The RNA from Homo sapiens has 73 modelled nucleotides. The entry is an ensemble of 20 models. Liu et al. published it in J.Mol.Biol. in 2025: "Structural Features Within Precursor microRNA-20a Regulate Dicer-TRBP Processing".
[PDB]
C1' cells in the first nucleotide's frame, strides 16, 4: 500500500410526531374600543380551515466515506 473479516462512527434520501414564526380565507363568535363622532362599519380578540418558513424528537432506505483489532500479500 492492497486485501478480508466480526464491530463503532458519519453524510444523503424518504416519511411520521411536535413547537414556533409569516400570509391568505371561512363556517361563525365576542367586544365597538381609537377616533371633531352621530351610530353602525372599519379596528381588536376567539373559534374552524389552507398555505409557507425554521427549530426539536422518532422510524426506515441508499450509497460513498471515516474509526478500531487482527490475519494474507
Nucleotide at each position: 500500500g492492497g486485501u478480508a473479516g466480526c464491530a463503532c462512527u458519519a453524510a444523503a434520501g424518504u416519511g411520521c410526531u411536535u413547537a414556533u414564526a409569516g400570509u391568505g380565507c371561512a363556517g361563525g363568535u365576542a367586544g365597538u374600543g381609537u377616533u371633531u363622532a352621530g351610530u353602525u362599519a372599519u379596528c381588536u380578540a376567539c373559534u374552524g380551515c389552507a398555505u409557507u418558513a425554521u427549530g426539536a424528537g422518532c422510524a426506515c432506505u441508499u450509497a460513498a466515506a471515516g474509526u478500531a483489532c487482527u490475519g494474507c500479500c
The entry is indexed under precursor microRNA, pre-miRNA, RNA. Rfam match: mir-17 microRNA precursor family. Rfam 15.1 lists 4,687 matches to the family in 648 species. Rfam's curators write: This family represents the microRNA (miRNA) precursor mir-17, family, which includes mir-20, mir-91, and mir-103. miRNAs are transcribed as ~70nt precursors (modelled here) and subsequently processed by the Dicer enzyme to give a ~22nt product. In this case the mature sequence comes from the 3' arm of the precursor. For this family Rfam cites "Structural Features Within Precursor microRNA-20a Regulate Dicer-TRBP Processing" (Liu et al., J Mol Biol, 2025). The PDB entry is titled "Solution structure or pre-miR-20a".